[PDB]
C1' cells in the first nucleotide's frame, strides 16, 4: 500500500490498565411465529 | 438436548480411535481508480470456538467484542459523488 475479519480512530494514565466514538455480536415486547 | 459467532454445511471412502483423503452447500482474492456492482477466466477456503439443558421474531432498552492471520493481481461491462 493491500487482503480475510466487526475488530478502527481518538482520549485518560508515570505505568499494569481505563473512557469514548465508530462498527459489529448477543439478549430483549406488542404483533407474528410456534402449540 | 437446544443454541450462538463464522463462508465453514452436508455426503462418501479408509482407520479401533485421534484422524486422513475425495466430493459438496456456501464463501474469498483476482487493486488498471476513492467506494461499489455484474460477467468470463484463473487461483483458493470450505476451519475454529463458545453457552450449558436456557435464549423464536422482537421497538425501546440492556449487554458484550475491537482479535487472530497474512501478500492478491487476467480481462470486459456498469454505478455513486
Ligand atoms: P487467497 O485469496 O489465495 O489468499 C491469499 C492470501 O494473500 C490471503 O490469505 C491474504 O492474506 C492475502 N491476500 C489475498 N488477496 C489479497 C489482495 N487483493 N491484496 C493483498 N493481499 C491479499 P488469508 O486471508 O489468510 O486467506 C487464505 C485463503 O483463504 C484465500 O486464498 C481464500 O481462498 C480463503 N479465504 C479467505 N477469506 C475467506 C472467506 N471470507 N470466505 C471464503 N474463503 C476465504
Nucleotide at each position: 500500500c493491500g487482503c480475510u475479519g466487526a475488530a478502527u480512530u481518538c482520549c485518560c494514565u508515570g505505568a499494569a490498565g481505563g473512557g469514548a466514538a465508530a462498527c459489529g455480536g448477543g439478549g430483549g415486547a406488542c404483533c407474528c411465529a410456534a402449540u | 438436548g437446544g443454541g450462538g459467532u463464522g463462508a465453514a454445511u452436508c455426503c462418501c471412502a479408509c482407520g479401533u480411535a485421534a484422524g486422513u483423503g475425495g466430493g459438496u452447500a456456501g464463501g474469498g482474492c483476482u487493486a488498471g481508480u476513492c467506494u461499489c456492482u455484474u460477467u468470463c477466466g484463473g487461483c483458493c477456503c470450505g476451519a475454529a470456538c463458545c453457552c450449558g439443558u436456557c435464549a423464536g421474531c422482537u421497538a425501546a432498552c440492556c449487554u458484550c467484542g475491537u482479535a487472530a492471520g497474512c501478500g492478491u493481481g487476467g480481462a470486459a461491462a456498469g454505478a455513486g459523488g